[PDB]
Context: bound to proteins that are not shown
RNA sequence: GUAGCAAGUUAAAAUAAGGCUAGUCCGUUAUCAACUUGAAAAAGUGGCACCGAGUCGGUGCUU
RNA sequence: UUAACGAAUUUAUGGAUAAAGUUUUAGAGCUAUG
DNA sequence: CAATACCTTTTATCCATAAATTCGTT
DNA sequence: TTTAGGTATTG
Repeated sequence: GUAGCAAGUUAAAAUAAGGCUAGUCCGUUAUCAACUUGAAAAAGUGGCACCGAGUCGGUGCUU
Repeated sequence: UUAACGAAUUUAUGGAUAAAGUUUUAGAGCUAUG
């Protein structure tokens, strides 16, 4: 390793990894495009008109 | 929340409890057969 | 690889406050 | 109360 058969119900320990503020506390909710500025909270940044439409295309003016 | 007071449900937020689940180990498995 | 199939903790109890909602009143 | 992402194994 295969075939037979006995068997089973119970228990301990963990139950988000874990964290420092070591409490018989806390650890899955909310919030978030990007870029500049910020410890964060937050603030800052993206000309317009027309003709049109298979996921936005072209033109004119300014720029 | 109506005017204004009460009542009730439902949803939101919170507290204190309970019983299962799951996982490893402890519950000497034996008998033929290499 | 990329299909293909399979997997995913649950179920109770009591207490409180608040809105919103839909009933009542004397 | 079912979503939709891990996960492992096949042909």